[PDB]
Context: bound to proteins that are not shown
C1' cells in the first nucleotide's frame, strides 16, 4: 500500500 | 438514555445513603430534503 | 442519508476452448 | 500426433 | 471410454 468491516475521550450496557 | 463516577461549597449528632452548584459533545470535518 | 480524512483488527494480484 | 489405464 | 506431454488457431 487495498478491500472489508468497526471508533462511546473517565466506565459500563442501551440508545 | 439510564448506572456507576469527576470537580467546587456546605463543622453533617450519624440516612452526608445529603444539599447548593460546575460539567455533561457516541472519531474529525462537508450537503440536502421538513425527517429520510 | 451519503462522499471524505486519519485511528484500531482481519484476508491479500495474470493462461479457456477447439483440431493433431 | 506421443505414451499410460 | 479417462489421463500426461507437445504441436496450429481465436
Nucleotide at each position: 500500500g487495498u478491500a472489508a468491516a468497526u471508533a462511546u475521550a473517565g466506565u459500563u450496557u442501551a440508545a | 438514555a439510564a448506572a456507576c463516577a469527576u470537580c467546587a461549597g456546605a463543622u453533617u449528632g450519624u440516612g452526608a445513603a445529603u444539599c447548593u452548584g460546575a460539567c455533561a459533545a457516541c472519531a474529525g470535518a462537508g450537503g440536502c430534503u421538513u425527517a429520510c | 442519508c451519503c462522499c471524505c480524512u486519519u485511528a484500531u483488527u482481519u484476508a491479500c494480484c495474470g493462461a479457456g476452448a477447439a483440431a493433431g | 500426433c506421443c505414451a499410460u489405464g | 471410454c479417462a489421463u500426461g506431454g507437445c504441436u496450429u488457431u481465436c
Molecule: Mitochondrial Precursor tRNA-His(0,Ser)
Organism: Homo sapiens